[PDB]
Context: bound to proteins that are not shown
C1' cells in the first nucleotide's frame, strides 16, 4: 500500500435527510472472423 463489486449530479437535510437522474461515466447489453467453439434465457 491494499481487502474491490460503483461513482457523479439534482433533491432533501441536524431531533438529520434518504426521493428522482445518467448512452451525460466506466461498466452492463449488444456485435459471428473460417467448416460441429458463445448453450439457455
Nucleotide at each position: 500500500a491494499a481487502g474491490a463489486u460503483a461513482g457523479c449530479c439534482c433533491a432533501a437535510g441536524a431531533a438529520a435527510g434518504a426521493g428522482g437522474g445518467c448512452a451525460a461515466u466506466a461498466a452492463c447489453c449488444a456485435g459471428a472472423u473460417a467448416u460441429a467453439g458463445c448453450c439457455u434465457g